[PDB]
Context: bound to proteins that are not shown
RNA sequence: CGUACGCGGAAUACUUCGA
RNA sequence: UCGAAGUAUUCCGCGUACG
Numbered sequence: 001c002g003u004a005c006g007c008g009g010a011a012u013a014c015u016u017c018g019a
Numbered sequence: 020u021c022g023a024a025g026u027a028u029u030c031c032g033c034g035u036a037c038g
Stems, first nucleotide, its partner, number of pairs: 001038009011028009
């Protein structure tokens, strides 16, 4: 510099079930 | 008013890896 997975930390919207 | 799940549009930080 380019490629690739991992994890931790958090938005916003919609739908579906169930009492 | 509660409970369960699914779908999309997003942002942040660190961490291996590979030429």